Shown are 394 nucleotides from a PDB entry: RNA (Group IIC intron) with a sequence from Oceanobacillus iheyensis. Crystals were grown from: 100 mM magnesium acetate, 100 mM potassium chloride, 10 mM lithium chloride, 50 mM HEPES sodium, pH 7.0, 3.5% PEG8000. The 2024 paper behind the entry is "Targeting the conserved active site of splicing machines with specific and selective small molecule modulators". It holds a match to the Rfam family "Group II catalytic intron D1-D4-3". About the family: Group II introns are found in rRNA, tRNA and mRNA of organelles in fungi, plants and protists, and also in mRNA in bacteria. Rfam links the family to the GO term Group II intron splicing. The source organism's lineage runs through Bacteria, Bacillati, Bacillota, Bacilli and Oceanobacillus.
[PDB]
RNA sequence: GGGGUGUGCCCGGCAUGGGUGCAGUCUAUAGGGUGAGAGUCCCGAACUGUGAAGGCAGAAGUAACAGUUAGCCUAACGCAAGGGUGUCCGUGGCGACAUGGAAUCUGAAGGAAGCGGACGGCAAACCUUCGGUCUGAGGAACACGAACUUCAUAUGAGGCUAGGUAUCAAUGGAUGAGUUUGCAUAACAAAACAAAGUCCUUUCUGCCAAAGUUGGUACAGAGUAAAUGAAGCAGAUUGAUGAAGGGAAAGACUGCAUUCUUACCCGGGGAGGUCUGGAAACAGAAGUCAGCAGAAGUCAUAGUACCCUGUUCGCAGGGGAAGGACGGAACAAGUAUGGCGUUCGCGCCUAAGCUUGAACCGCCGUAUACCGAACGGUACGUACGGUGGUGUGG
Ligand code: VTR
Numbered sequence: 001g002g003g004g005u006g007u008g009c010c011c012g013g014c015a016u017g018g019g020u021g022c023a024g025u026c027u028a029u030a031g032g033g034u035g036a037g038a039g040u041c042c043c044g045a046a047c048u049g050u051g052a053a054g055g056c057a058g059a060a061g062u063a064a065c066a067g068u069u070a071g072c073c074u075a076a077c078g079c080a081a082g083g084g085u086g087u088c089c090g091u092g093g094c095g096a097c098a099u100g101g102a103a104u105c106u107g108a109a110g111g112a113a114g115c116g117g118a119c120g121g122c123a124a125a126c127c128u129u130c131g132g133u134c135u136g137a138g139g140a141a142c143a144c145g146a147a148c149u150u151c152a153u154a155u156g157a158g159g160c161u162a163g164g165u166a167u168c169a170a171u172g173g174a175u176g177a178g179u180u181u182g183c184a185u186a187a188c189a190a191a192a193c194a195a196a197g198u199c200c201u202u203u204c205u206g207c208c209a210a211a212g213u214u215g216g217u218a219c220a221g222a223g224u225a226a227a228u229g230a231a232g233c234a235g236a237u238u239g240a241u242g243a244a245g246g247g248a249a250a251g252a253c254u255g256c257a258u259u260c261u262u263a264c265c266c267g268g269g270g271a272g273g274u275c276u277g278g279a280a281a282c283a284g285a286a287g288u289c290a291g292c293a294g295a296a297g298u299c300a301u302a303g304u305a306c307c308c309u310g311u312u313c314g315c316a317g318g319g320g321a322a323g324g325a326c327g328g329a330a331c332a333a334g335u336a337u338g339g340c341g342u343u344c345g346c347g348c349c350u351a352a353g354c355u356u357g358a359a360c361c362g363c364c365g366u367a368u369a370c371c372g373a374a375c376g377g378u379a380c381g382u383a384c385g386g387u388g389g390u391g392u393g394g
Base pairs, nucleotide, nucleotide: 006264007110009269010268011267012266013265014111017260018259019258020257021256022255023254024253025252026251027250031043032042033041046068047067048066049065050064054208055207056206057205058204059203060202071122072121073120077116078115079114082106083105084104085103087102088101089100090099091098092097126246127245128244129243130242131241132237133236134235135234136233148232149231150230151229152228159224160223165218167216169214170213171212172200173199174198175197178193179192180191181190270289274285275284276283277282297326298325299324301323306319331357332356333355334354335353338349339348340347341346359390360389361388362387363386364385365384366383367382368381369378370377371376
Other pairs, nucleotide, nucleotide, family: 001187cWS002186cWS002187cWS003184tWS003185cHS003186cWS008263cWS008379tHS010321cSS015016tSS015017tHS015261tWH027124tHS028039cHS029045tWH030044tHS034038tWH035037tHS035248tWS037248tWS038041tWH039249tWS051061tWS051063tHS052062tWH052172cSS053201cWH054211tSS061062cHS063200cSS069124tWW070123tHS070251tSS074118tWS074119tHS076117tHS080112tWS081107tHS093095tHS093096tHS094277cWS095276cSS096284tWS109377tSS110263cSS110378tHS113262cWH125247tHS131177tSS131195cSS137363cSS138144cWW138362cSS139141tHS139143tHS141153tWH141227tWS143388tWS145147tHS146386cHS153227tHS154227tHS157225tWH157228tWS158183cWS159182cWS166217cWW176195tHS177194tHS182223tSS182224tSS186372cSS195242tWS197243tSS263381tHS269322tSS270287tWS270288tHS270323tSS271288tWH271300cSS271323tHS272287tHS272324tSS273286cWW278280tHS278281tHS288289cSS288323cSS291362tWH292360tHS292361tWH293330cWS294329tHS295328tHS296327tHS302322tHH303304cHS303320tWS304321tWH307318cWW307319cWW308318cWW309316cWW335351tWS336338tHS336350tWH342345tWS351352cHS351353cWS356393tWS357391cWS358391tHS363380cHS371372tWS372375tWS
C1' cells in the first nucleotide's frame, strides 16, 4: 500500500518504438586449457553476497551456492515541460474573459515518444524429459451466442481463520517457480507454506525442552460470502516461468541503410449550443470531444482544411473531416379493442396502435498503446466489429 476518480474530437507531421539488410567492435571474475576452430567444452585464484540438522535469540563467516559476461531493464526516491483550482494579488479589458505571480492539487496504465536514480530483475540456436501457472467469454456459470465436454454449487458447493480430536509422518541451510493469508476480483511489501530436480554436513554464547513448529489423509461441529469448485481432453508460457539431460549453438552493442507503427509530442482546424457588450444590426469571449435502442434525412464549420491520380507553376478532374442538436427506419420491454385452444376457471399467439428504454456492469475478435509476461486492469483502454445482462424514473 489493500481495490484509484485529471485526460480522451478531426486533419496533417515526426521515432527517441518495432522489423529487416549491410558494416565494424565485443561476449561468461582475472586468468588458463582441449581443439583445426571456443561466445559454446574443461579448469579456475580472488573480491562481494547468502550461509548451515531440536526450538527461539545473538555472534562467526567454515561447506556449499550466486554475482563479478558482451550487455538490456528498473523500485523507492529526486528533478520536471505541461495541466486543474467557486481562494489570494499584480497587469489589461465596459464585459465575458486574458495574462503573470502566490497558495494548493497534479504531472496517470495509452508521445515532454520526459530526464535522472537503480532496492533490484533479466541476459545464447536447437532437441528430449520433469514442475508450475494461464487460456479454449460473459451468464446461480440456463437461456442468448461466432465463443470445448461432463459434473457439482444459495438445501451455502468450496476456500480460507482461531478451537479440540484420531493417526502415520516430518523437522538444518542453499537453490526455487508457485500457493495461501478468513473471501468480489486482481496486484505489490510482510508472513507461512512450497512443486520438479539439485548442493553441503562448520564454530561460539544466552534462554527454552522429548519442548517449539509444520505437513498429509480421515471423523464431530464452531467463526466468516458481491460463487464458484472438480475432472477430462486441446493449447499457450522471453515477467527472457522453476528444473534435468544433450548440444563447437548463437548472443550483444555501435554506425549506415531501409521499412512498418504511435491517445498526454509539434503544426492546423472548432461547428452547434453557452456567455459578454449593444435596442438591433453587428462585434467579442470561454469552449467542445469515450459504448450502452438509433438506420435515412436534416442545421452548420464546409465541399473549407485535407487525401489521391494528369505541370501549360497562385491549377483543372475524382474523393472528403471534427463537437452538438433535430429526426425516428429498425430494436428491447410492456399492452387486445386483434386472434387460436377451452374441462367455462381460464390458458396460449400476435402488437397495428399506445407506453418505456436516465443511467450502468462487463465480455470477445481484429488493429493499436500501456501498467503488471499471465491473471486483473488503463472510461467496457482506445478505433472498428461481435454479444449477453443490471434497471431509475413509469
Ligand atoms: C469506487 C470510482 C469508479 C473508480 C470505492 C470501488 O474499473 C472499475 C472498478 Br475497479 C469498479 C470497482 C470499485 C469502484 C469503487 C469507490 C468510490 N469511488 C471511485 N470508481 C471508477 C473507478 O467510492 C471502491 O471499487 O469495483 C467499478 Br464499479 C467500475 O465501474 C470500474 O470501471